Solved structure of RNA (23S Ribosomal RNA, nucleotides 2059 to 2917) from Haloarcula marismortui, 783 nucleotides shown. The work is reported in "Revisiting the Haloarcula marismortui 50S ribosomal subunit model" (Gabdulkhakov et al., Acta Crystallogr.,Sect.D, 2013). The depositors describe the entry as "The re-refined crystal structure of the Haloarcula marismortui large ribosomal subunit at 2.4 Angstrom resolution: more complete structure of the L7/L12 and L1 stalk, L5 and LX proteins". Released in 2014, the model rests on X-ray diffraction data to a resolution of 2.4 angstroms. Rfam match: Archaeal large subunit ribosomal RNA. The family has 91 seed sequences and 2,955 matches in Rfam 15.1. On this family, see Yusupov et al., Science 2001: "Crystal structure of the ribosome at 5.5 A resolution". Ions in the entry include magnesium, potassium, sodium, chloride and cadmium. The source organism's lineage runs through Archaea, Halobacteria, Halobacteriales, Haloarculaceae and Haloarcula marismortui. Among the 31 different proteins in the entry, which are not shown, are 50S ribosomal protein L12, 50S ribosomal protein L44e and 50S ribosomal protein L15e.

Context: one part of a larger RNA, bound to proteins that are not shown
RNA sequence: UACAUUCCAGUGCGGAGUCUGGAGACACCCAGGGGGAAGCGAAGACCCUAUGGAGCUUUACUGCAGGCUGUCGCUGAGACGUGGUCGCCGA
RNA sequence: UCGGUGACUGCGACUCUCACUCCGGGAGGAGGACACCGAUAGCCGGGCAGUUUGACUGGGGCGGUACGCGCUCGAAAAGAUAUCGAGCGCGCCCUAUGGUCAUCUCAGCCGGGACAGAGACCCGGCGAAGAGUGCAAGAGCAAAAGAUGACUUGACAGUGUUCUUCCCAACGAGGAACGCUGACGCGAAAGCGUGGUCUAGCGAACCAAUUAGCCUGCUUGAUGCGGGCAAUUGAUGACAGAAAAGCUACCCUAGGGAUAACAGAGUCGUCACUCGCAAGAGCACAUAUCGACCGAGUGGCUUGCUACCUCGAUGUCGGUUCCCUCCAUCCUGCCCGUGCAGAAGCGGGCAAGGGUGAGGUUGUUCGCCUAUUAAAGGAGGUCGUGAGCUGGGUUUAGACCGUCGUGAGACAGGUCGGCUGCUAUCUACUGGGUGUGUAAUGGUGUCUGACAAGAACGACCGUAUAGUACGAGAGGAACUACGGUUGGUGGCCACUGGUGUACCGGUUGUUCGAGAGAGCACGUGCCGGGUAGCCACGCCACACGGGGUAAGAGCUGAACGCAUCUAAGCUCGAAACCCACUUGGAAAAGAGACACCGCCGAGGUCCCGCGUACAAGACGCGGUCGAUAGACUCGGGGUGUGCGCGUCGAGGUAACGAGACGUUAAGCCCACGAGCACUAACAGACCAAAGC
Numbered sequence: 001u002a003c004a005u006u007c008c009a010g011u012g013c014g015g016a017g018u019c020u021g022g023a024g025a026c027a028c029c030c031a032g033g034g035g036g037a038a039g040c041g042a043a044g045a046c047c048c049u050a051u052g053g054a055g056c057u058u059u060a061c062u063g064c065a066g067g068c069u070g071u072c073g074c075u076g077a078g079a080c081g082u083g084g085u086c087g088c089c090g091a
Numbered sequence: 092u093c094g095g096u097g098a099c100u101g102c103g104a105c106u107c108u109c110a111c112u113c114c115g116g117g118a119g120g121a122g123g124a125c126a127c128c129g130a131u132a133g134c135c136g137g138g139c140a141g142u143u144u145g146a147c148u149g150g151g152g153c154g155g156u157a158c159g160c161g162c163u164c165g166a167a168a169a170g171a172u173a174u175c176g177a178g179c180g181c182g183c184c185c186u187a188u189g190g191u192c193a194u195c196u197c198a199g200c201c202g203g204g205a206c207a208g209a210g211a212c213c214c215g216g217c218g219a220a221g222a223g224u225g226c227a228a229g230a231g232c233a234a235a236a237g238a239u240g241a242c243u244u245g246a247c248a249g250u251g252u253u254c255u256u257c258c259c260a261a262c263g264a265g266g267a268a269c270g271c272u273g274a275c276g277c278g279a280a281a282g283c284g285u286g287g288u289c290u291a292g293c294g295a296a297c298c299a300a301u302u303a304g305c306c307u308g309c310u311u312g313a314u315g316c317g318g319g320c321a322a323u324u325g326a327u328g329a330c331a332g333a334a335a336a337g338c339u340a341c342c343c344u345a346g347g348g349a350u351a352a353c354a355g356a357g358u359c360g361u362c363a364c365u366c367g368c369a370a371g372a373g374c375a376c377a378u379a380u381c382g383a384c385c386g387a388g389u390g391g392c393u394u395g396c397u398a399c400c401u402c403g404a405u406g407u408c409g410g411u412u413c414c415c416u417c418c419a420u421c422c423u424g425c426c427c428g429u430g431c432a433g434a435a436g437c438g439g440g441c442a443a444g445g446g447u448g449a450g451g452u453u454g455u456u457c458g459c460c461u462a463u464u465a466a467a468g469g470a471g472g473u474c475g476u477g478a479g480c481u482g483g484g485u486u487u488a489g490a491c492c493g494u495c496g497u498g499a500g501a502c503a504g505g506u507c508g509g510c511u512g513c514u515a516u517c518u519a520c521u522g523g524g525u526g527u528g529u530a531a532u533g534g535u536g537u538c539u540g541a542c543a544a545g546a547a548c549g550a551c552c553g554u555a556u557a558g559u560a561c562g563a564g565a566g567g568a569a570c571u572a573c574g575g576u577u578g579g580u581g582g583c584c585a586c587u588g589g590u591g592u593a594c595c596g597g598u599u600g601u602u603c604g605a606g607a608g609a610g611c612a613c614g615u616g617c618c619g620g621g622u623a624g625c626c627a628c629g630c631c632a633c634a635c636g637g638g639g640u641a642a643g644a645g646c647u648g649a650a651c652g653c654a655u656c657u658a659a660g661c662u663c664g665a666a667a668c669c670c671a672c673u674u675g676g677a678a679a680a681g682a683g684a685c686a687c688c689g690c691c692g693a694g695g696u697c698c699c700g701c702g703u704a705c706a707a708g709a710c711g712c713g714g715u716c717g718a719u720a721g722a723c724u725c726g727g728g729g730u731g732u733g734c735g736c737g738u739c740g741a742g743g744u745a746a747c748g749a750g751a752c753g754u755u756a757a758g759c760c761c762a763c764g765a766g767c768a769c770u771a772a773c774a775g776a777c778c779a780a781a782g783c
Stems, first nucleotide, its partner, number of pairs: 002018002006023005026526007035518003039513002047347004052343002054339004060142005066135008076107002080103001082101001084099002111122004145158001146156002154175001159181006182330001183225001184287002189243007197221001199217006223232002226292001228290003247273009275284003298325005304320005355399001356397003360394001362390006371381002407484002409481003413475001414472005421446003424441006449461003489507004493502003533688006542675004548578008561566001579633005587627004594620005599612005636670003643663004694778004698714005719771003723766004727761004735754005742747001
C1' cells in the first nucleotide's frame, strides 16, 4: 500500500485480522465506552557511531588583541666619571 | 711602547631650553628631550580566534592493550587459522659473552685421601647428556655448538641471489639464508669466520650532523656561501610515522535496533519450587515433626548473561479502576498421619467453587507495624491496564548542600520547583434498529430447546445438644435442629432516610409612589417545610436433594490354593463435576412444533389519544360498541392561617404606629386517584397470500 466478519492456538526477523490448523461467522444501520490495529501525531530527546556542528572551560595545541619593559625615529644645548676604536702636539 | 691633545663610541651619573606635552583668556607657569605618537624586541596574556583531544572493546565509560615483536598450547599429525583464549617473554646485554685453533668432557652418584665437615682440593670408578651454552619458550649441540688455554678483530668494505616480512597471493622498513668481489684472522690442511647455536632486541619522507670522492649555482673570471650523487647517526612504542586537553542537563545534525537503557525473545548460573538417598536431630525411635551432605529435576515470578526484534519512538516506576486466568492452597469442603484423650494444634492428600478485607510510616514495589478476621495465599495476562485516570519517584531546562575537579562541570549521593496531545476508518464487545433466508399461501396467539451465561450463592457467630462425651483436674467437643450476622446477587419503594431551582411560608437589599401584588440578587437571593417520582442509608427474595467422581474408607476377589480396596466386578465418599434453579435462546441451513384465522381478504403498517416503553428506531395500551389524554368537581396530598375589615397595641396633641387577636384547619398549590363524554381520540389512507 492493498485486502479485510473475526476468535483460539501455532508458526514466522523471537510481539500476525491477512501464513498454518481449527473454531466461529446471514447483510446493512444507530448509540456507547475506548480492548486491539505493537492506533494517529513527531526521520528517538536516552544510548552509541561520524577522522559531524556549536556554546563553555583550562597550567590542551597554535595564534591574536591588550598591558609591562628595552631600543630606534620625532630629538635639541652644555658637561662629569670611565673604557674602547682612534689623530696630532712628543723622544 | 713612552704622555699633553681632536673625533667617534661602550658605560651611569648630571644640568639646560629650543622641539614636543600640559595649565593659563593672556602675560606667563609646570614639565622637557622624557612623555605622547610611529617602528621593533622580550615578558605576561582563554580578554579573543582557529582547532585538536586516535583506535581496539560481547554497547560506551572506567580497567586493560589482545595497538610493534618472539615461544609452547589452542591448531583438528602438510600449509593457513579467531576471541579482552591458556602459559610467558622482547624493546637489551656482551671487545668478549665475537672469531679461529689447540687441548679437553659435563651434571649427578660411589669409593679412597693431612688439616677438611653435606659441601673446597687431589685419585679412581660408573655416567649419551639430566651440565653448560647471556635473557622467555620450544628446538640444536659431546674427540662439540659446552670447558680450559692461546692467538685474533669476519661485529670487515663493495655488490648480489633467495626466502621471510605478507602461506596460498600484491605490499615498505626490518630480518635471515646463500653467494661473489676485495682485504684480513686462525689452522698442517681440508676448512671455519656474512657477530652471539636457532627463532624477539625495531623506525619512512622532509631537515640536520657526520664520511670520501666527485657533479653543479642564470654573460664571464676569482673569492665567499649555496644546490646534488652514495652512505652513517638523530623518532615518530597509536611502532607502514598528524604537531594536539576537557565540559554540555542549554544543546544541535546525520544515522544505527550495525550498539546500550525499558518491554519482548533465548538461556537459567541466580531466584522459586520439587524429587531421589537418608547422615542426623527428635529421652528409645531416620521417616509425628525438623532434616545436613551429595545426586536428579520442574518453573520462567527475581537477578545475571546474550544482543535476535523495534532507535522515520511499541509512552516510565508506583498506585488506581475493570476484566480473565494459573496452583506450588492462606481460609472454607472432604480426607490421611500424629510425639492423635479432649480442646487447641502440627504435618500431609484431593481440591481453584467462593473468599482472602480496613488502617499508621514510606512515591515506593517490597517491607515494618496496629486492630479486626474463617483466612486476611502467591503468581500470569507488553513486570495486564496513561487513544482510562493519577503524576508522589526515576530522568530535561532553575536552585541549594555534601563530595570530586585548577575549571567548565560531574555524582548515582541528598534536596525544593518543574507540562500529560488526537472529532475512532477498521476490528472487539455492550445494548438498540432495518432487511434477507427459513417460505410457488399468508397471518394471529401459544410453545419447543440445540446450545449459551451464572457463585447465585460463599462464609461466620450464637442457642439447644452440654458444662455432656473425653479428662485426675484444668479444661472441653460433635451429629442434628434452630436463630442471627457478614460478603455477593436480583428486585422493590408500604416503612425510615436523601433529593425534590413542582409547590407553600418567612425574610434582607432594590425597583415598580405606598398598600396590595410582583421582577432581579446564576441560572432557587437566603432561610424553614416538603407531594409524586427516582433512589439506599430503607424493604423483600436468593437450596434442599439426586447422579457420577478425586483424595480417602471399605466389600467381594484372583493372578500367587494364603494374603490383597483392584487386576475384571462392587459399596461409599469433596465447597469441586453433572442435574436441579434463574437468564438468553427459531439463523438450530435438519433454519422447529401446536391451535385457530385467512388467501379478496385474515392480519399488518400509517393515522389519532396516550405511556406499564423509550437517545433515533423499537415496545405497549386506548380509539365513541370509548374513561386514552385535557377541562370541571370531588377525593387524597403539600404549606401553615391569605387580601380586606374589626378590636387590641409600647407610645405620640395629633399625624402616625412595629406587632397581637378574630373572621380563617384559612389562603395558595399538586407530577396522584375517582366521578364525569363537556373538549380532543376525528377524518381516514395504505400494504396484504408471485409465475411453467